[PDB]
Context: one part of a larger RNA, bound to proteins that are not shown
RNA sequence: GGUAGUAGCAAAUACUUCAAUGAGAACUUGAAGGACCGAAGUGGGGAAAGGUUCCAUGUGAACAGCGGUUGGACAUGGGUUAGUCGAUCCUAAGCCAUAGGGAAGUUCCGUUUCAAAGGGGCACUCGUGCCCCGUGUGGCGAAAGGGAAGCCGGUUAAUAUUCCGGCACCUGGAUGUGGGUUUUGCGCGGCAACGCAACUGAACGCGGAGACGACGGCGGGGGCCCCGGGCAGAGUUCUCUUUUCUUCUUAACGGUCUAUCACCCUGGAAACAGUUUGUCUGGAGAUAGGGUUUAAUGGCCGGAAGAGCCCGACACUUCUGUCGGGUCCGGUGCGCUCUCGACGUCCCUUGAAAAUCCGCGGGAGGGAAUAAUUCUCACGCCAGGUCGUACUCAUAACCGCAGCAGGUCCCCAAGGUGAACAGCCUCUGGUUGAUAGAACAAUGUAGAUAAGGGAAGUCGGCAAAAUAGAUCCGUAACUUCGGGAAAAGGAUUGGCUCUAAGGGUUGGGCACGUUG
RNA sequence: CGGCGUGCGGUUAACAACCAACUUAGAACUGGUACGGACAGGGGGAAUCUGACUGUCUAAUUAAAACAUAGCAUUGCGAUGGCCAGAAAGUGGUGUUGACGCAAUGUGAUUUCUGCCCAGUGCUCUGAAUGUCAAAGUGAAGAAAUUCAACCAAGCGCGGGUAAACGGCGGGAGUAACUAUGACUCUCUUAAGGUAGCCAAAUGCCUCGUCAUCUAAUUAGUGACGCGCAUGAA
RNA sequence: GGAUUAACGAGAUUCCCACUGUCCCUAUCUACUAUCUAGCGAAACC
Numbered sequence: 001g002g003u004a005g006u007a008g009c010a011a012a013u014a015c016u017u018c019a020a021u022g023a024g025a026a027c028u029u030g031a032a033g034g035a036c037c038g039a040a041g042u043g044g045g046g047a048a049a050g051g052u053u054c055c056a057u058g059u060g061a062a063c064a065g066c067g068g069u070u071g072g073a074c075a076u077g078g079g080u081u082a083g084u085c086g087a088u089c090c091u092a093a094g095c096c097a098u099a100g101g102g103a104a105g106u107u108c109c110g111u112u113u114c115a116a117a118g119g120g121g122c123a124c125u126c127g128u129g130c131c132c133c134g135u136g137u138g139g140c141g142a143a144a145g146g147g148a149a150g151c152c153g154g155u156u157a158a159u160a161u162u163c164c165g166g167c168a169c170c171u172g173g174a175u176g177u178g179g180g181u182u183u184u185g186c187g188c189g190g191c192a193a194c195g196c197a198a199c200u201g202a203a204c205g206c207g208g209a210g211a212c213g214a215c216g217g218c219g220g221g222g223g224c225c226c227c228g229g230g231c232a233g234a235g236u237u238c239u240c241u242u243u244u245c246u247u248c249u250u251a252a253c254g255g256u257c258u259a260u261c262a263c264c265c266u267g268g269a270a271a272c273a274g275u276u277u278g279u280c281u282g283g284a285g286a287u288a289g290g291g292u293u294u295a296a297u298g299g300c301c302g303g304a305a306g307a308g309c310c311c312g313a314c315a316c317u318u319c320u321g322u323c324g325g326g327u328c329c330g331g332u333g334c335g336c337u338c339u340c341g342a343c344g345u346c347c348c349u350u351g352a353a354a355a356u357c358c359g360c361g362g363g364a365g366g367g368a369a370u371a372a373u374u375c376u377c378a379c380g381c382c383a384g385g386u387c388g389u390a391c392u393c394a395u396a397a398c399c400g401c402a403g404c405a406g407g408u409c410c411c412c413a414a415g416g417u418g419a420a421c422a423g424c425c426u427c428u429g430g431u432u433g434a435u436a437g438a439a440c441a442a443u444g445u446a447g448a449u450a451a452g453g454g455a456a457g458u459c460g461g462c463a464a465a466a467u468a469g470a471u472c473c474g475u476a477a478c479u480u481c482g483g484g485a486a487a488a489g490g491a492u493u494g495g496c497u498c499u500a501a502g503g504g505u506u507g508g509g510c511a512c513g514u515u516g
Numbered sequence: 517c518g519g520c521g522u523g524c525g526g527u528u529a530a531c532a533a534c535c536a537a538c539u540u541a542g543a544a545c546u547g548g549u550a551c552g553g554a555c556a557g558g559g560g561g562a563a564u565c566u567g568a569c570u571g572u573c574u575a576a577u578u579a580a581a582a583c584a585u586a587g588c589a590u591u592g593c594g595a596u597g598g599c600c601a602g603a604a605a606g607u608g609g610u611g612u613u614g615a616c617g618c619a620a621u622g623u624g625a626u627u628u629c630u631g632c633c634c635a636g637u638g639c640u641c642u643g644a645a646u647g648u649c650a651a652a653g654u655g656a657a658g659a660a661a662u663u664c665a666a667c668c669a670a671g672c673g674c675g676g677g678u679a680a681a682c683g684g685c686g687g688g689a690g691u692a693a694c695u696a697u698g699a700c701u702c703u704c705u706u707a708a709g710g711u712a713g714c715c716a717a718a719u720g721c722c723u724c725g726u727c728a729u730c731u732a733a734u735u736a737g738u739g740a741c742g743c744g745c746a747u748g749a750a
Numbered sequence: 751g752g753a754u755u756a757a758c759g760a761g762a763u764u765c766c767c768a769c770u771g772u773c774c775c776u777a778u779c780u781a782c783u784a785u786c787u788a789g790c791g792a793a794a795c796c
């Protein structure tokens, strides 16, 4: 080259009208209709991986298996702000130096060993000099383990717990006022559990925190859902509906009053009592009365209404805005989700280490009578270096030769029906993207129904059909006594109008004395 | 109306007011007898073979009766040790271990059982055995190279044990009061001659065996029968 | 390893009830294709 303008461009329900732009519009933009995903999403954010794909302006060709004025494509510019989020610090499984021993050698083993293996203080005339203790002596290895510290509102075309405003916190370093203690030196109070703004403490030693499994029911708290009332705004109104829908918010950091377990004081229990949904507790001291204390995601106040949100009235070419109102009160629950607490079950299974921080035993050293004070109390001064931070995380940004129906670790989780994260319909949010127009032949792939007979079909009941929720009856042989068992076999189920049962809170009569 | 410090009395023959969701049971009426009205949602019974069960594998033709499993049995070892790694090492694993432990094999829940054979191949023990017998060492001959002799480790040979080690487990003749059948006998033969059980069985050629049952008709199924080509006891 | 064995099995096999287009014996309907058009446009093989 023929094949040949041929095979084909058919999974994921779906598009239509008007206008504008433009040489040119099914797959570009606006508005209006019709639809899908249906909170184990086609939603909102991340880890690995990619590396500018992010934003704006513009555009001939090529790419987007049809078109293209559009683009994750092409050209030119712009964009990533930290003492508080990470890395950096610690160790795990493990890897590698040092002492030593092998091997011709590239190198193999060895990690505390058959090693003379360290660190702490004081003056310096000025470093040179003195004095104590000694068993032990490296590094790398976690962006999900351990771990000092930041919240709310606003702002850009594109960044924000990082920028602006307000209001805080941690570590390290210097340091002065107020207050506290001491006239005989290092605080008072309570029977006690312990309390208070402080309230000396070296060597050496003891203890606590870091620090830990799976499952079950029960109780408290925050958020969501649900119901009633009120003020604003909106939808419907032939008829009905005091109607249907939307907003009514309160951060970190502090103060103050409380909240299971447990502990303390009095006293002495059998007619035993207290008590959980679930049988534990008590002469090793119960019931009862009175107290102390661990634990706020509870109430009130500061922060804070000055913020944010919802209405209304005027200005305003732009630059610009200005001013009035409001932002409340209750209830309910085997409801959903997170968190805390006291109980229980299981094991021939018992569920990491280190850095770092605190208390205590001891009593070394030091200190006032006008001043002294290494007072963990209040307030005050200074500083906090380095690297990452845009965007996607997938029927187009990762890996499959690709814009491939495949594959790839997590967090958040609304209304109805219903046992329910089942299936089906809807709200917030998001899509309308998969080449199209016309016609209805055979043969197909996918979805289905058939008179009478009922497996005669076929290797073979292969495929399809028949049964199915819940309540009440009923239930064989066999058996390792636990089962078989939903054995087998039957009956009921809508709508409307009624009746009955199952709970919580608050009150209980005299006689004296005090109390607005 | 105080809120209480009290002294009392009493158990309202349990009363009054207010508040709040759901779950269960009964009756009347009503309809083209319909009502878990869509969705959602077990077909059932009588037997045979085989593996106890739950679990696991051939990514891309086989999910099973195959593997694993609890239970059972056997074997080795008291640390100077058993099993295993390395070229070597002042080297390693089991082992932060010590027989209720560590290591190496078979069978495969429970029930009831698990017979006979040690000749052969393996494994193990005992040294009296001089039978066989390396290098080194000893003796003799030779001028020496060398040759020849005794002595001689372990191993093999000789002798025991061991089958929940690998494995194995027979033929031929006569015989009953008819017929048949052979309880019994007589022989060949060795390591021992298949015991308890089970079967035309996922193991039987002949074979579509024979009898019964199931069907109008059955090379299929089930129950029996058994000299079983070639069933059988961790 | 021999014989049994309740419960269990997407394990192999025989019969029964229900059920049905597996069959007598075949008919009809819906969507997507094929088919015609615009655009785009391969391969095996010879």
Stems, first nucleotide, its partner, number of pairs: 001796002008790002015033006034432004043412004049392002053390001054078005063071002083169002085388003089146002094140003100109003118133005150167005170384003176379003179375001180373003186366001187196003200365001204361006213346004218341007225333001226331004230248001232246004249307001253302005262292005272282003308327007398407002414426004435788004444782007452774002456772001461769001469493005478483001480625001494546002497543006503535005509524006516517001547551001559767007566759002571583002587623007598610004627753003631685003637681001638678004647672002654665004686704005713747001714744001725741005
Molecule: 26S rRNA, nucleotides 1426 to 2323
Organism: Thermochaetoides thermophila DSM 1495